[PDB]
Molecule: Lysine tRNA scaffold,Poliovirus cloverleaf RNA
Organism: Homo sapiens
């Protein structure tokens, strides 16, 4: 130089039959259950 | 915002170089002395002393479920009433091929 193919959330991907983009991670806050470690107050220091 | 140290203060015991019951949740066994019951004696009811369980309030871990944020649908055109989807072409990321 010449072919073949993919590109969708931070990540690995679906989305058929063209009719209005979701999942699972992880991100979170929640609520619950089980489990472990602690514990009277005020302060000075790792 | 616990986790270690140290200073001082509480509160209970039988006085221990002891010990923290936080408890609107208390239960059993055990030492302390008592109050009263009165079987050989045992009964309850208080209060100490421990050990165990349960509850409590935090910290942490796992698990289930609830819901919340999280997008240049790579890019530019083309078709359609409508394009992540279907067409052309670019970019990038990929696999290869062949030839000197």
């Nucleotide at each position: 130089g010449c072919c073949c193919g993919g590109a969708u959330a931070g990540c690995u991907c679906a989305g058929u039959c063209g009719g209005u983009a979701g999942a699972g991670c992880a991100g979170c806050g929640g609520c619950u259950a089980a489990a472990a470690c602690a514990g009277c107050u005020c302060u000075g220091g790792g | 915002a616990c986790c270690c140290c140290a200073g001082a203060g509480g509160c209970c015991c039988a006085c221990g170089u002891g010990g923290c019951g936080g408890c609107u949740a208390g239960u059993a066994c055990u030492c302390c002395g008592g109050u009263a019951u009165u079987g050989c004696g045992g009964u309850a009811c208080c209060c100490u002393u421990g050990u165990a369980c349960g509850c409590c309030u935090g910290u942490u871990u796992u698990a289930g479920c609830c819901g919340c944020g999280g997008g240049u649908c790579c890019a530019g055109g083309g078709u359609u009433c409508a394009a992540g989807u279907c067409c052309c072409u670019g970019u990038u990321c990929g696999g290869g091929c062949g030839c000197c």